[PDB]
Context: one part of a larger RNA, bound to proteins that are not shown
RNA sequence: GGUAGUAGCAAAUAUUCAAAUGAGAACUUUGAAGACUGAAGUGGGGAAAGGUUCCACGUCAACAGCAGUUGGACGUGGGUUAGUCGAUCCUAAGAGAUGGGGAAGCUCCGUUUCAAAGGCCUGAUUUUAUGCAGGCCACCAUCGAAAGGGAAUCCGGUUAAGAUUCCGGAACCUGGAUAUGGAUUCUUCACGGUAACGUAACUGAAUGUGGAGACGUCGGCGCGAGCCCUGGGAGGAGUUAUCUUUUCUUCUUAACAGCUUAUCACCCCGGAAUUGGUUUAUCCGGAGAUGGGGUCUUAUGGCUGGAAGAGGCCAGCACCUUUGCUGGCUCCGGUGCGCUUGUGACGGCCCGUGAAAAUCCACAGGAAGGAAUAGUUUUCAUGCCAGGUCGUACUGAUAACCGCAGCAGGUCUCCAAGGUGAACAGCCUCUAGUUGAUAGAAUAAUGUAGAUAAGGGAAGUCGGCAAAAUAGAUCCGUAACUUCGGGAUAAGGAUUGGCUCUAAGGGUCGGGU
RNA sequence: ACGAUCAACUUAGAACUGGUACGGACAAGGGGAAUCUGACUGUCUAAUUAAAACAUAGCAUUGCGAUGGUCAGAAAGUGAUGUUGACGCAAUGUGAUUUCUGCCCAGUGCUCUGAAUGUCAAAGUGAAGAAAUUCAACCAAGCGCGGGUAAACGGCGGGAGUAACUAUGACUCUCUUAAGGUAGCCAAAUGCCUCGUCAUCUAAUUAGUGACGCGCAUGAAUGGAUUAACGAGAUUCCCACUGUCCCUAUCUACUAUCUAGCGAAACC
Numbered sequence: 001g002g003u004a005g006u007a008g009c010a011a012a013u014a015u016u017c018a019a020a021u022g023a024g025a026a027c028u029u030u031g032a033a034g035a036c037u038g039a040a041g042u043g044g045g046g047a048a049a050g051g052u053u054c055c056a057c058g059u060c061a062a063c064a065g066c067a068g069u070u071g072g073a074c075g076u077g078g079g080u081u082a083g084u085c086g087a088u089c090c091u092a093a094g095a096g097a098u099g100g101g102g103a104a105g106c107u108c109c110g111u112u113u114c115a116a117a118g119g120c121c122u123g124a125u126u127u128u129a130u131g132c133a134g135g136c137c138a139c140c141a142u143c144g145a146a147a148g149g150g151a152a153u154c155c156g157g158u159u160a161a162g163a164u165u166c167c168g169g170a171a172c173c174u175g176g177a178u179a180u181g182g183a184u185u186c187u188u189c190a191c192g193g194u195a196a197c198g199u200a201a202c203u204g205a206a207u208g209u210g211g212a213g214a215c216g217u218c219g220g221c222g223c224g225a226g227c228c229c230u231g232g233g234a235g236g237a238g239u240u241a242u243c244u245u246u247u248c249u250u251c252u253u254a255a256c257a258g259c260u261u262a263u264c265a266c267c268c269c270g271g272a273a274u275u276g277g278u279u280u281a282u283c284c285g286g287a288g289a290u291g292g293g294g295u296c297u298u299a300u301g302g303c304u305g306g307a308a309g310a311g312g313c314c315a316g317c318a319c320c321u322u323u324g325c326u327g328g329c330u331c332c333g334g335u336g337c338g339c340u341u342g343u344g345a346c347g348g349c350c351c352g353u354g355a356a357a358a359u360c361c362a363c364a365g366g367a368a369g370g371a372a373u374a375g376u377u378u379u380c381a382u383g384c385c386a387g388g389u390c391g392u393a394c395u396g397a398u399a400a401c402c403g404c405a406g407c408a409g410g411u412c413u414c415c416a417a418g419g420u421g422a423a424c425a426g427c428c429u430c431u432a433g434u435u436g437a438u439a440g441a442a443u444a445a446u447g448u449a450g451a452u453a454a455g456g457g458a459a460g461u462c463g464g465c466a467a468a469a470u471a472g473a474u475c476c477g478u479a480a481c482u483u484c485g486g487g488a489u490a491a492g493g494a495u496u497g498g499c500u501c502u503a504a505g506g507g508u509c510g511g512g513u
Numbered sequence: 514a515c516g517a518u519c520a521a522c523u524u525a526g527a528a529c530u531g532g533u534a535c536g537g538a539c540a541a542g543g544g545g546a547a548u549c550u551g552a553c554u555g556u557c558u559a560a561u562u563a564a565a566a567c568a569u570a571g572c573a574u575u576g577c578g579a580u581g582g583u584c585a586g587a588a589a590g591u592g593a594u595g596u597u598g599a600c601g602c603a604a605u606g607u608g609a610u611u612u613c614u615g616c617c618c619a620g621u622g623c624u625c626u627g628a629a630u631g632u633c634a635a636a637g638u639g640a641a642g643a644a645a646u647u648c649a650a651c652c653a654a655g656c657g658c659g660g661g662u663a664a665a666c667g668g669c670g671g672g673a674g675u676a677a678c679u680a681u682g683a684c685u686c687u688c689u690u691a692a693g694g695u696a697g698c699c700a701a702a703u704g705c706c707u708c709g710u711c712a713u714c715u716a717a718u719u720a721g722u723g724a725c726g727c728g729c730a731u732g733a734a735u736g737g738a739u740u741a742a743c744g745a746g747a748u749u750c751c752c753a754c755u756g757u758c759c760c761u762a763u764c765u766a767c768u769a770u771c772u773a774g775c776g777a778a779a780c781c
Stems, first nucleotide, its partner, number of pairs: 001781002008775002015033006034435004043415004049395002054078005063071002083172002085391003089149002094143002100109003119136002153170005173387004179382003182378002189369001190199003207364006216349004221344007228336001229334004233251006256305005265295005275285003311330007350354001401410002417429004438773004447767007455759002459757001464754001472496005481486001483609001497530002500527006506519002509516001531535001543752007550744002555567002571607007582594004611738003615669003620666002622662004631656002638649003670688004697731001698728001709725005
Other pairs, nucleotide, nucleotide, family: 003779tWS004778tHH005006cHS005776tHS006777tWH007776tHS010767cSS011398tWW014034tWS021025tWH022024tHS022069cWS025069tWS026438tWS027066tWW037042tSS038429tHS038431tHS039430tWH040424tWS041431tWW048396tHS048397tWW052054tHS052079tWS052080tWW053393cWH055160cSS060063tHS060071tWH062073tWS064406cWS066438tWS071406tHS072399tHS078161tWS079080cWH082392tWH083152tSS086146cSS088150tHS090357cSS091145tWH091356cSS093144tHS096111tWS096141tHS097111tWH097112cWH098113tWW099110tHS100590tWS102587cWS102588cSS103105tHS108588tWS112117tWW113115cHH114590tWS124129tWW145148tHS148355cHS149357tWS149358tWS151173cSS153164tSS154254cSS158163tWH159161tHS170255tWS178383cWS182201tWS184376cWW185371tHS193195tHS194268cWS195267cSS196294tSS200201cHS200380cSS203368cWW204366tSS204367tHS205366tHS206365tHS213358tHS214357tHH215356tWH220345cWW239244cWS252310cWH253307tWS253308tWH254307tHH255306tHS261298tWS261300cWW263297tWH263344tSS264296cWW270290tHS271288tWS271289tHS272285tWS272286tWS272288tHS278282cWW279281tHS281346tWS298300tWS308309cSS308310tHS350352cHS352354cSS370375cSS394400tWS395400cSS397411tWH403407tWS421423tHS421425tHS426539cSS445769tHS446768cWW453756tWH454760cWW457755tHS457757tHS458464tHS458465cWH458466cWW458755tWH460757cSS461463tHS468754cSS470542tHS471536tWS477491tHS478490tHS479488tHH480487tHS482485tWS483485cHS483740cHS486741tSS497537tWS499528cWW508517cWH511512cHS534537cHS550565cSS552742tWS553569tHS557564tWH558563tWH565702tWS570608tHS572664tWS578598tSS579597tWW581595tWW582602tSS586588tHS586589tHS606734cSS607734cSS609740tHS610739cWW613733tWS614734cWH617691cSS618665tWH627629tHS627658cWW637650cWW641646cWH642644tHS663666cHS664734cWH668692tSS675682tWS676681tWH679680cSS682683cWS682684tHS689693tWW690692tHS694695cHS694732tWS695733tWH696732tHS696737tWS699726tWS700707cWH700709tHS701703tHS704706tWS714720tWW715717tHS718720cWW733736cSS756760cWS
């Protein structure tokens, strides 16, 4: 080249009308409409990976197996802002120098060893730098986690594209410095409380001890948060032939800080059989219960500051008005085997008992230091300074990753509305998202997927393959056999809608000196 | 001689009602009688095998007291078990329970007996020789000899005659074994012959099941027999059910088809 303008471009329910643009519109944009994903999503973010795909302008030769005015394409630009988010620090299973020993050697072993393996304060000293006389110390690389451990940040606004990073306001931490106030102090290193313990402070070296870091899983129960449901009211939207005091919608409050708030635990009084208290779950009491008083951890919640000035919902005025201005409201409740999630007290399970380290604190100890009008000291308050480096855009997948690709495959994870229902099932819906996958016409055979079938009922076939029948829940009934646990939803059979009722099952508020 | 008030969804019942419909869509077990097999949950042939294979608890055996067992390394002042110590570590087999696990140590292996020494290296010793050499004795472990051992590897017989009708053969006989297959079980996932024989299941059964058993060639931790429960395991039958079939028909969507655009490949 023929094949051949042939096989094909048929999974993921689905498109339609009009306008705008443009040379050209099934496919771009906008509007209208019909749909779908149906919160374990076709939604909103991320981890690996990619590396600019993000966003804007220009623009369509190639690419987007039709098209293309569109594009993750082409061309040119813009874009990633941190003391608090990560890395960075720690150690984990491990990796690995050194000393030293092997090995011809490349190198191998080993990780504290059979090594002379070393840094921490003094106060001095005020020719003074930081040498210089006492003290302490027995440790011994380093790498190893962007899901383990871990110092500390929030809300509102802002962009074409960035934000827990920018702007405004409001915090916090760490390392420094540093006075003031307060506290203490001629009973020097506070006082109170019977105690549990309290506080604005309230000396403390070596060394030692202890705590935190620091931990399984499952079950129910209690409590909180967000959501869900719902009442009144103040606004806005829809429906209004009829009905509907209606349907939908807004009514929000961060970190941080002050006061306060707790199951558990603990303390003082007391002395318990007629044993009592008590959980859903049966544990507890002379090793001191019940009870009466209190003390604590602040998970958590409430109030207050933050903070209404923010955000939301409306309304009035003006409609290059630089761009606005003005005003109002933003309130009070309820309910629960609800859902997600956090947490507490428990309980069960193991021949399974479910990291380490950095780091922070406390205590014991008592070294040393300290007195005048406040000698000192201050983990109390306020005050001043600084917080480097690298990452930060975007996708995260039926087109940004891997699969030769724009491949029905593969690839870790967080949030999760209403109804039905036992249910994160299936089905429908709200927010959000998409409407993408060559199209049009026709309706032969054979197909693929889905169905239906008179009478028969496995005669089919290697074989009941495939399909059908059954199916939820309530009530009834349930055999052989058995390792006594089961077999068991055995088998087998009734009921089930709507409407109108009836009867049970609950909480708080309460006594006659 | 004590009532306000607040609130929730569960259960049960009755009347009425309707083309007797009502878990009205969705959702959502077929069941039973048996045999084989593996106890079970679990696991594997990524991309043709999920199983009866593997694992498993349970059972049994083996080695070992650290100067050790098992296993690493070229070596090491080197390693795993081992942060360990026989209720452990290591190495095997078998495979829950129940009930059992019979005989054989001749063979192969493994083990201990050990100086009684047969075989017998190097070194060493003795002799001969000029010496190289040669010869001789001695001579370790191992082997050989002896013992032990099967939940080690494994193995587990022939013929004749014969019970007062048949047939069988309680006992005899008769050669070899290390022992001659015990208990059980079976035409079994193991039986050729063989579609074995009888019975049952059917109208008819090379199927199934139950029995029978000199079993080509069953059989006891190479486990035997059973076994409730479990099983996407293998098998037979029965009820229900049905387009599996008699015997095919019809319907839907997407294809195919025709059109615009796009546009391969096998093969030759």

An RNA structure (25S rRNA, nucleotides 1443 to 2360) from Saccharomyces cerevisiae, in which 781 nucleotides are resolved. The work is reported in "Regulation of translation by ribosomal RNA pseudouridylation" (Zhao et al., Sci Adv, 2023). The entry also models magnesium and zinc ions. Among the 75 different proteins in the entry, which are not shown, are RPL4A isoform 1, RPL32 isoform 1 and 60S ribosomal protein L6-A. The depositors describe the entry as "Hypopseudouridylated yeast 80S bound with Taura syndrome virus (TSV) internal ribosome entry site (IRES) refined against a composite map". An Rfam search finds the family "Eukaryotic large subunit ribosomal RNA" in it. The family has 88 seed sequences and 107,465 matches in Rfam 15.1. On this family, see Yusupov et al., Science 2001: "Crystal structure of the ribosome at 5.5 A resolution". The entry is indexed under hypopseudouridylation, pseudouridine, IRES, RIBOSOME, RIBOSOME-RNA complex. Released in 2023, the model rests on electron microscopy data to a resolution of 2.2 A.